[PDB]
Context: bound to proteins that are not shown
RNA sequence: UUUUUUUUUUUUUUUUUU
DNA sequence: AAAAAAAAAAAAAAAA
Numbered sequence: 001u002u003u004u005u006u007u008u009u010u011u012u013u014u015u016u017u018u
Numbered sequence: 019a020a021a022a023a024a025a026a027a028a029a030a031a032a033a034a
Base pairs, nucleotide, nucleotide: 002034004032005031006030008028010026011025014022015021017019
Other pairs, nucleotide, nucleotide, family: 003033cWW007029cWH012024cWW013023cWH
């Protein structure tokens, strides 16, 4: 990417525990 | 290698 929305399939970082 | 409480990137669909 005319758009917006609602989902999902991943992935991740931090706090702390060992 | 776990849990939770937060994170973005990507794909798919439906109506606006």